[PDB]
Solved structure of RNA (16S ribosomal RNA) from Pseudomonas aeruginosa PAO1, 1527 nucleotides shown. Among the 48 different proteins in the entry, which are not shown, are 50S ribosomal protein L18, Large ribosomal subunit protein uL22 and 50S ribosomal protein L36. Method: cryo-electron microscopy, resolution 2.46 A. The entry became public in 2025.
Context: bound to proteins that are not shown
RNA sequence: GAACUGAAGAGUUUGAUCAUGGCUCAGAUUGAACGCUGGCGGCAGGCCUAACACAUGCAAGUCGAGCGGAUGAAGGGAGCUUGCUCCUGGAUUCAGCGGCGGACGGGUGAGUAAUGCCUAGGAAUCUGCCUGGUAGUGGGGGAUAACGUCCGGAAACGGGCGCUAAUACCGCAUACGUCCUGAGGGAGAAAGUGGGGGAUCUUCGGACCUCACGCUAUCAGAUGAGCCUAGGUCGGAUUAGCUAGUUGGUGGGGUAAAGGCCUACCAAGGCGACGAUCCGUAACUGGUCUGAGAGGAUGAUCAGUCACACUGGAACUGAGACACGGUCCAGACUCCUACGGGAGGCAGCAGUGGGGAAUAUUGGACAAUGGGCGAAAGCCUGAUCCAGCCAUGCCGCGUGUGUGAAGAAGGUCUUCGGAUUGUAAAGCACUUUAAGUUGGGAGGAAGGGCAGUAAGUUAAUACCUUGCUGUUUUGACGUUACCAACAGAAUAAGCACCGGCUAACUUCGUGCCAGCAGCCGCGGUAAUACGAAGGGUGCAAGCGUUAAUCGGAAUUACUGGGCGUAAAGCGCGCGUAGGUGGUUCAGCAAGUUGGAUGUGAAAUCCCCGGGCUCAACCUGGGAACUGCAUCCAAAACUACUGAGCUAGAGUACGGUAGAGGGUGGUGGAAUUUCCUGUGUAGCGGUGAAAUGCGUAGAUAUAGGAAGGAACACCAGUGGCGAAGGCGACCACCUGGACUGAUACUGACACUGAGGUGCGAAAGCGUGGGGAGCAAACAGGAUUAGAUACCCUGGUAGUCCACGCCGUAAACGAUGUCGACUAGCCGUUGGGAUCCUUGAGAUCUUAGUGGCGCAGCUAACGCGAUAAGUCGACCGCCUGGGGAGUACGGCCGCAAGGUUAAAACUCAAAUGAAUUGACGGGGGCCCGCACAAGCGGUGGAGCAUGUGGUUUAAUUCGAAGCAACGCGAAGAACCUUACCUGGCCUUGACAUGCUGAGAACUUUCCAGAGAUGGAUUGGUGCCUUCGGGAACUCAGACACAGGUGCUGCAUGGCUGUCGUCAGCUCGUGUCGUGAGAUGUUGGGUUAAGUCCCGUAACGAGCGCAACCCUUGUCCUUAGUUACCAGCACCUCGGGUGGGCACUCUAAGGAGACUGCCGGUGACAAACCGGAGGAAGGUGGGGAUGACGUCAAGUCAUCAUGGCCCUUACGGCCAGGGCUACACACGUGCUACAAUGGUCGGUACAAAGGGUUGCCAAGCCGCGAGGUGGAGCUAAUCCCAUAAAACCGAUCGUAGUCCGGAUCGCAGUCUGCAACUCGACUGCGUGAAGUCGGAAUCGCUAGUAAUCGUGAAUCAGAAUGUCACGGUGAAUACGUUCCCGGGCCUUGUACACACCGCCCGUCACACCAUGGGAGUGGGUUGCUCCAGAAGUAGCUAGUCUAACCGCAAGGGGGACGGUUACCACGGAGUGAUUCAUGACUGGGGUGAAGUCGUAACAAGGUAGCCGUAGGGGAACCUGCGGCUGGAUC
Repeated sequence: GAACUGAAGAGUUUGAUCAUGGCUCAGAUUGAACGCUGGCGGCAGGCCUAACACAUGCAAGUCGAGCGGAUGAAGGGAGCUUGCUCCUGGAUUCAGCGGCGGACGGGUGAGUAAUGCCUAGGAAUCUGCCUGGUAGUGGGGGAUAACGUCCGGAAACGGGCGCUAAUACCGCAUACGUCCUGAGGGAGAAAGUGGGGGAUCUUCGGACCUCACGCUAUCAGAUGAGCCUAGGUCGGAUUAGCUAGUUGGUGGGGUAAAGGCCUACCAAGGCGACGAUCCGUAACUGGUCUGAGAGGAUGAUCAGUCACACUGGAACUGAGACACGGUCCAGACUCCUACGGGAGGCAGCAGUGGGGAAUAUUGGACAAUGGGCGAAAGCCUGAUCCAGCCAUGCCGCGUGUGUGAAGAAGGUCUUCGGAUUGUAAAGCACUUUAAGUUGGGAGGAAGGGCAGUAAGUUAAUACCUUGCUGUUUUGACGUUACCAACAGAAUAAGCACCGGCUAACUUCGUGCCAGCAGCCGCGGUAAUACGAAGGGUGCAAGCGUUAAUCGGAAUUACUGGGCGUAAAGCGCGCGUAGGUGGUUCAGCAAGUUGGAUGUGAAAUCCCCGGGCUCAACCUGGGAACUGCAUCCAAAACUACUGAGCUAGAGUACGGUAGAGGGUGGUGGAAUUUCCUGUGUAGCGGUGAAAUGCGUAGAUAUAGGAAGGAACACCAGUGGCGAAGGCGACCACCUGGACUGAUACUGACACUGAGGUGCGAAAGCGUGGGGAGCAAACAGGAUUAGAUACCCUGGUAGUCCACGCCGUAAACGAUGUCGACUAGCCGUUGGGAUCCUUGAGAUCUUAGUGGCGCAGCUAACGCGAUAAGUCGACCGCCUGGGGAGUACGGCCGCAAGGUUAAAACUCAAAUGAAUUGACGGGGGCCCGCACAAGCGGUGGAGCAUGUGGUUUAAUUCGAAGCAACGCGAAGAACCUUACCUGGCCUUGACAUGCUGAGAACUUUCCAGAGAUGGAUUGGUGCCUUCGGGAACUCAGACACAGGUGCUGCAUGGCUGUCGUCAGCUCGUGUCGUGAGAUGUUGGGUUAAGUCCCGUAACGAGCGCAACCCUUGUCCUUAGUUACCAGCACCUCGGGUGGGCACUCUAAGGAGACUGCCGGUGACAAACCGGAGGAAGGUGGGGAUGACGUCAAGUCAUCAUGGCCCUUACGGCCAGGGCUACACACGUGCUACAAUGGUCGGUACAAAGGGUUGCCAAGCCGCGAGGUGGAGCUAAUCCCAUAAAACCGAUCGUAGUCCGGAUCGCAGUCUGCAACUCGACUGCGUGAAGUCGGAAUCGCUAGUAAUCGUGAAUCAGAAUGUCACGGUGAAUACGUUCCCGGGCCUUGUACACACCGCCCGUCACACCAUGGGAGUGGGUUGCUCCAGAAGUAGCUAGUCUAACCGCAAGGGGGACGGUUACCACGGAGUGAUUCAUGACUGGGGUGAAGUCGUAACAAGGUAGCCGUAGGGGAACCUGCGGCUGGAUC
C1' cells in the first nucleotide's frame, strides 16, 4: 500500500399503437417442512408450536489443617497358643455444629411500549473473595446440636428431660484508622488452626519463636451492583384529554444512597397534536437477510443487558436475592395416608406423554479450560470437552481412466434411403481417491507424588515457599488425526424441465373428457403446453414444491414518481402553530467546516496474512462502527444580536370605471284574473288528435282595476367579485380594484395543518306572498305496454324576511405567491409622448381573448392568463369493483353532510391517438333505387322444384338476396347413387404367383334374371418345342373397390358484393408509434378518365383500349349463291350467258370531339352545329381490381385424415326417385270481340342432317304407315313460320271464350307406355268473367306479343340456350325507399349495430352489514375481605449472656392488637371475540323473465348536485357543465 468494483428485464388491457396502471416471473436467503432420490468426510445447526404436563436418572457441593462424638486399623503386649478373646495405639472416614459456596455457571422469552434496552453524561452509594497500605488478634461468660433416655406420629417428623465443643454466640479491655459530636468529648471489634523448632518455664496439654492459613478496624485499587439526567426505541387519533401523592414547597421518617420513597401540613399544580392517556402487538441491542446504495424485513445459533422460574404475594439470611434445583402463606394440578396430615415444581442435561408440517441419546469423562470448596492431596461440576441421530445447511471428494465402428443388438423416429440413442456400449489395456481389511501412528498434558539440590525466611542447618535435577504416574474422545500394504471397477445417480417468459422436441393414446397450470394460456379427433415412450436440456447426492423476507417495484419516488383529460388542486377566502423569507455593515458561533481527545464491548461485515492436504472453519493485525460528548481553530451561507437601505409589503392625496354588497322607493313592456261595451261560432292544442274552454256568449277587440315576478333594446370570449355570484332607474349606507406624482414606515412578507367565515340550485323551519312557470298529482294522446317524451290542468317550490343546510361537471376538470423566457392580431379601465390636430400613431400598466418560435407533453394540446425554466408553502394519489359504502365520532330539525374501512372478487379497469365499421350526423354523386308509365306475380287451371307428411325407399346435395324449371343439357329398364328379394367373395376393373385351356364360336335346358348345366364347330403365329406374342377359366396374399364421413384440412372450379370503382406497392417525407402523404383539394368523366394545384415522385392490379358481333363504303372472288343488260324458254334463273346487284367470306377504309361557334383557369371538359351510315366509349357481347361471406362443390375430378373388407364392394329382377290431408317459389294456358272459328293470301333469321335428314307419289279424318329421290349438303331434306292483311260468321253470353278433367278407340319409340312417355280422333266440358295485403320486370328495336331452331335425347319441354316478325308508354325530377361510391364528423363497436350494454325479478354459491338476543375473553370504577409476613402499641405469659441486694430490674421471646396487603367475594360499566330467528345490500355464476337506460343527435343530448315519483334500467322539476351532434 487494502479495507471497494457498483444498478439488465420479460409476459399480460388493444384490430393494432403510445402512455398510465395493477398482476405474474426470472434472483438471493431460511433454526425451514413435504415429495422423489441417496455414498462419504469436515465444520456448523437442530421444539420456531403447548411459559403444556412431567415417570425415571443425574445437574452443588466441599472443608477433619475450625469443633464435638462414632467407626475405630497398621504397629506392639497378653489368657488360648494366638481358632477365639483382653490392654497400648490413633491411620482412616464418617452422620452434625460451624465456614464458604449455593445470588456463579445453566434454561426460557411468559411479562414488559418503559423502573427495559441503546447512546452520551452525572454523583450519592454499597461491593464477598483478590491486591497494596496501616493498626490489632487481649481477657472472660452463658448455651445448643450431635450423644443417652422418654413420649407422641402411619409417615413427614415433632416435643421434653440431662451432657458437651468451637474459627458458633455474647459480654469486658483496647482504637493507626473509623462513627457521631455544642469539636470540648463520647462510641464501636476480633479467633484461632497446622508444621517445625535453639534456648526458658510448665499444669506436661503446652507456654515461647518462626512460618502459613486465617479473623478484626480502616484507606486506596480493581471487579460487580445501585441510582440520576438528555436523546432514541412497533402500529392505531374510527383512542384527546390524562393525573389529587397527583405536581411543587416545608418539617419529620426511611434507604447503602438522592428523591413523594413514606408521612404531616401548605399551595393548585404536573403531562399532552413535539401525540399524553388508552387499545393491539412485542424482550432490547451487537447483529442477520436482501439491496448498487439509500433503504426495507428481521432479532435463530454466538455475545452484552433485561425479565421470568407451577400461579399470586411476602419477607429471612447473606457483601450480594426478595433467591430455578432456599424459606413462609394462599391457589390449581399430581401423589402418599392409618383420614389426623404430608410431598412435589425438568422454561438445568437426557428422556416421556401431548400439540404440531417440523427439530436429536434415558451416552462417556472431569483428560483440557473454567467454577465452588480445600493448605494440599483431592471431591463435585448434564458448565465444559467429546461422542449417538438427522443431506438441516456450507464446504470437499467419489461413484472410474484411455482406446474402442461393429457406427454391434434393442428402443425411437423415418422421407423407408436412413438418422438417433452412439465411443455411448461390447471388447482391449489401465488406475483404484473414497468404502473394506490389516499394520503403524502424533498431538490436544498444563501437572501431581516421591527424593535430592539451590535460593528466600527465621535465632535455626528445622518447617514452609520458589527455581532446577532424577524416577513413577494423568487422554473422556479414541478402536485418534495421519501413514503404509492387500484385493478388486469392483460398493456408489438420481431429481426437475423442454410453447413464450427460460436452456432444451418428435411420436404414440386421449379428445374442452382425462388433465396441466407462476402469468399468458393448452386440451372440443394430425396437442413440440394432457398421460406415456424416445431424445434433449439444467442440476447432481442432491433435485423440485410449498411457507416467509428483500429485490426486480422509480409500484410510497430522501436518493427517486405524480395531480388539464389516465388516481390525484380542498368550492372559495382569512388566519393560528409551523415551514420559508429582499438588501448593506459589524458582532457571536448553535447550525456548517477541519483537526484533536474520550467513547462507540467482543464476535460478525471488509482488507492483507497465517493453520488445518484445499475449502467450509479457526485465527493475527488493520479497516470500519457513517454516532455521541468535550475542546481547539474558521466566519462564505443559515440561526441570533445590534445598526441601517428601499427593490417586497403598506399608508397619505387627486381621479376613473364597474350587474361589487346592503336598505328603501319608482317606471315601462308583457302575462294572468276580474268588471263593462262590440260581436258570433268556434278558440286552444298537436305530426294528426283528444282532454280542455265556449251559445250561461268563448277566442278576438276596446276601456278600466288588482296583483305578483323578471327587467326587452343597450349587451360586447364586455365589467365587478376570494369564490358561489351580480343586469330596469333613482336616493342613502358601504367594500375593493385601477390610475399619477410626490410624501411617509422600513421586510412590517409568503404560505398555511388545526380553526373560522362565505358558499348555485334543490331542500328544511316560522311568517308573509303567489301573476307566469312547474316536481308530485289528474286527465287526453302515442305505444304491444308508456308509472315518459307530446297536450290540457295543476300542488309544493320558484318570490320576500329571519334561521338551517353546506352540497354541484362548486370546472380553466389547471392551489396560492414571486421571478425569468420570440413575437403577431383584437378588446376593457387608465397614464405618458408624438398630433396640440380636427384626429390617429408609438410606448407603459392592470385585466380580458385568438394564433404562434422555443420549451414541455403519452398524445390531445399549453405556450407571459404556461401544462416552459425555477423557488416557498399547502392539499391530494398509489390497480378496478366492493365503496366514498358499512361501523364509530362530529355536525344537522330532517334530508343528510363530513371523517372513513375490511372481507370478498377480477386480471385487468383507464387516458390519448390510428385504421376500419356503424349513425333514426352532415356535404356531393350514381343504379328501373325512387318518380312517370308498359306488363305482370299474389285470385284461377296446368307444368316444374322445394318444405312438410307418408312410404320399403320416396337416393344425395343446394337453404335470404347470392336455394327452390338448382347439380339434372331431359328417372318405363339403364341412368340410380334408394327399397325388397335373389345372389358373388382377390371380386365387374390393375399388377405380381400357380395350373389348365387358343382366343373364339352354334344351339338347348332351369331360373324373374343374375347365374349354373350341357351341347357344337375350331386348334390362328415364332418356336432350341417351354414360354407365350395373346387372351379365357380356376386357386390364393399383397390388394382391388366406396356417388362412405370430413368443402371447418384441401387443389381445381363456381355464386355473391359487383363491371362497384376502387385496391395497393417502391423510394421520399411527417409522427415515439399504430399509421399518414401519395389516393387529398378546384373542375371534369360511365370510370382513381383527364386537366390545374399540391411533400410528393413514380409504378402495379383496376378503368379504358387491344378482342368478337352489328350499323356504311372500297379491294378480291362468283358456286351450289345472284339476275342489271341480252337472247332462248314449258314461263321455272330455268337455258345459255354476265361479273352488274343482293348475298357469301377475307383484307382494309371509316368516328378520331376530326372541324366550326359558345362556355370553361387560357386547362381538362361541357353545351350545339356542319359533314357523315354511324357523334361523342354509335349498339350488344366477352372481359369481373385487392379482397368479403371458414359461401358451395369430398356426388365431375383429384386429394390429406378417418371408416368397411363374406361388405358401407359387385351382379340381377321388381319397385321408388313421379306418392299427396297442404304450404311456398318459378313458368305455361285462360278469363275474350285490340277476339274465337272458317277460307284466301304474303313477309324472316338461325340451326340440324350418312348409326342421318325421310322428298315426290300412294294409304288413313288424324297422330302416322308404305315408298324411296336427292343430299358428307348456299345444291337435297327437316321446312308449312306465326302474329299481320283481306272477306264471312259469332254479338258480350261462362258463350262458336277457356280446354283442365274424365270415357272410348288409336299412332310412334322402346326388349317392355300399369306404376310411369308423347301425340291423335271421337265424345265431356271444371275452375276461371282481370285477381286482397303485398310484390316483380322493363328507358328502344327496349317492354309487350307471335312463331322458329338447337342441346340433352330410342321415346319423353310450359324448362335452358339461340334466332327472327310486329312493335311502344314514360323519365317533370332527387326530396322521399333500397343499395353503392368520395370527403368530413361522433363512437364506450373490432364477433365491427344482426355491435355493445344497463337494471329489477327467478335459482345457486361466497363474503359481509343490521338484528330481540345467547355464550366466552380482557378490563375500569366503588367497596367487602384479609392468610403469611413486616412494622407500630402492649389484656397478658415466659425468659441463658447484661445489671443485681441475688428480691428482682434491663433487654428479649411468645401471645394479643392495629396498619399494609395476596386469595376470594359484591355491584355496576367498557371493550373485544363467537354465535342469532329474521332482514339489507355486494360479488360471482353454464344461462331464465321484463324491458332497452347509456354508447351515433343512441332515436327525448349526456352527466353533476338536489327533490319528488315509478316493477326496473329510469322519469320529471330546479340550477350547473360540455366530458354534446347538425349548423
The reconstruction used 166,770 particles. Rfam match: Bacterial small subunit ribosomal RNA. The literature on the family includes a 2002 paper in BMC Bioinformatics by Cannone et al., "The comparative RNA web (CRW) site: an online database of comparative sequence and structure information for ribosomal, intron, and other RNAs". The family has 99 seed sequences and 42,628 matches in Rfam 15.1. The family is grouped with related families in Rfam's "SSU clan".